[PDB]
Context: bound to proteins that are not shown
RNA sequence: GGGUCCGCCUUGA
RNA sequence: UGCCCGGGUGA
RNA sequence: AAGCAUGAUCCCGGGUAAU
RNA sequence: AUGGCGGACCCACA
Numbered sequence: 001g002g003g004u005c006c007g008c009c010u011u012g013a
Numbered sequence: 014u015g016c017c018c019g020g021g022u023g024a
Numbered sequence: 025a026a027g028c029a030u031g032a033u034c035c036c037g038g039g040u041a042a043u
Numbered sequence: 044a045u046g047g048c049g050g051a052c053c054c055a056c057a
Stems, first nucleotide, its partner, number of pairs: 001054009015040007
C1' cells in the first nucleotide's frame, strides 16, 4: 500500500 | 403536509 | 352514488422515506 | 448508494 469483515460519519413540499 | 400501522369515531 | 364494516370520514399517537 | 475515517483479520495460485 491492498483485500475481506465489522464499526462510525450526510440530506429530505 | 404523503403513505402505512395503531387508539378514538363508525359511514 | 364506481369506493367502502375485510373500515368512509375526521381527531390523535407512532412508524417508514434513496434496502 | 457513493465518498471518507477508524478497528480486527489476512496478503492467500489452494
Background: An RNA structure (H/ACA RNA), in which 57 nucleotides are resolved. Crystals were grown from: 30% MPD, 35mM CH3COOMg, 10mM ATP, 50mM cacodylate, pH 5.0, VAPOR DIFFUSION, HANGING DROP, temperature 303K. The PDB entry is titled "Crystal structure of an H/ACA box RNP from Pyrococcus furiosus". Ions in the entry include zinc. It was solved together with Probable tRNA pseudouridine synthase B, Small nucleolar rnp similar to gar1, Ribosome biogenesis protein Nop10 and 50S ribosomal protein L7Ae.